[PDB]
RNA sequence: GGCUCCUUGGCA
RNA sequence: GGCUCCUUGGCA
Numbered sequence: 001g002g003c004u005c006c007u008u009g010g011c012a
Numbered sequence: 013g014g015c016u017c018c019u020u021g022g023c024a
Base pairs, nucleotide, nucleotide: 005022006021009018010017
Other pairs, nucleotide, nucleotide, family: 003024cWW004023cWW008019cWW011016cWW012015tWW
């Protein structure tokens, strides 16, 4: 970079 | 929990 995803900061 | 927009991580 073609899949399934997770944690998380700032923000209209 | 939704969500607009820039991020940081990280799993198969």
The RNA has 24 modelled nucleotides. It comes from the structure "Crystal Structure of a Plectonemic RNA Supercoil". The structure was determined by X-ray diffraction at 3.2 A resolution and released in 2012. Crystals were grown from: 0.2M ammonium sulfate, 26% PEG 3350, pH 7.5, VAPOR DIFFUSION, SITTING DROP, temperature 293K. The entry also models sulfate ions. It was solved together with N utilization substance protein B homolog. The work is reported in "Crystal structure of a plectonemic RNA supercoil" (Stagno et al., Nat Commun, 2012).